[PDB]
C1' cells in the first nucleotide's frame, strides 16, 4: 500500500412544551 | 450520590485476507 473488525484522542450536527 | 446517549470525521495502536 487495498479492506473488516475493536481499543484510546479530539472535532462535527443532536432531546423540546402552541393560543 | 453525577457529567453521560445517537449517528459522522482525522490521527493511533491491536488482529485477519491479497
Nucleotide at each position: 500500500a487495498a479492506a473488516a473488525a475493536a481499543a484510546a484522542a479530539a472535532a462535527a450536527a443532536a432531546u423540546u412544551a402552541c393560543u | 450520590g453525577u457529567a453521560a446517549u445517537u449517528u459522522u470525521u482525522u490521527u493511533u495502536u491491536u488482529u485477519u485476507u491479497u

The RNA from Bombyx mori cytoplasmic polyhedrosis virus has 37 modelled nucleotides. The reconstruction used 302,003 particles. It comes from the structure "In situ structure of BmCPV RNA dependent RNA polymerase at initiation state". The work is reported in "Conservative transcription in three steps visualized in a double-stranded RNA virus" (Cui et al., Nat.Struct.Mol.Biol., 2019). NCBI's taxonomy places the organism under Viruses, Orthornavirae, Duplornaviricota, Resentoviricetes, Cypovirus 1. It was solved by electron microscopy to 2.9 angstroms. Protein in the same entry: RNA-dependent RNA Polymerase and Viral structural protein 4.